[PDB]
Context: bound to proteins that are not shown
RNA sequence: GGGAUUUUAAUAGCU
RNA sequence: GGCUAUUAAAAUCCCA
Numbered sequence: 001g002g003g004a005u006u007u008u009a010a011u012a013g014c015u
Numbered sequence: 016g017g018c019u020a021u022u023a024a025a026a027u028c029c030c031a
Stems, first nucleotide, its partner, number of pairs: 001030015
C1' cells in the first nucleotide's frame, strides 16, 4: 500500500 | 424507533 469480519463517529436516504 | 449506503476511525486476520 490492497482487502475481509466486528464495533464506533460523521454525512445522506428510507420506513 | 429501526435500517441501509458512503466517508473516516479502532481491533483481528489475509495479501504486498
Keywords: MERS-CoV, exoribonuclease, proofreading, coronavirus, RNA, VIRAL PROTEIN, RNA-VIRAL PROTEIN complex. This is an experimental structure of RNA (T20P14-A RNA) with a sequence from Middle East respiratory syndrome-related coronavirus, with 31 nucleotides shown. Method: cryo-electron microscopy, resolution 2.88 angstroms. The entry became public in 2025. Protein in the same entry: Replicase polyprotein 1ab and Guanine-N7 methyltransferase nsp14. The depositors describe the entry as "Cryo-EM structure of MERS-CoV nsp10-nsp14 (E191A) in complex with T20P14-A RNA".